[PDB]
Context: bound to proteins that are not shown
RNA sequence: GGCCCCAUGGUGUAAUGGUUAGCACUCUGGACUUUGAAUCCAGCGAUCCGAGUUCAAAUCUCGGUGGGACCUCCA
Repeated sequence: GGCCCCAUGGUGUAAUGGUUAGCACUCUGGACUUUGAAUCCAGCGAUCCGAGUUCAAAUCUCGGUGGGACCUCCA
């Protein structure tokens, strides 16, 4: 400076353009006048940010931002 790829819950990760994203760790509440932390059973929580193509995009085209691989340049 060009050069190939990566980005989903607070964290580790799943999913084929349909007509509405599933699991684990963490967190919160109740049974409870024997208990924040144990048991059982419920609950909250995500497709970075722009343009878009296709009837329709988390998914495909081109972008910025970060990151990973090559030599950087440079001083």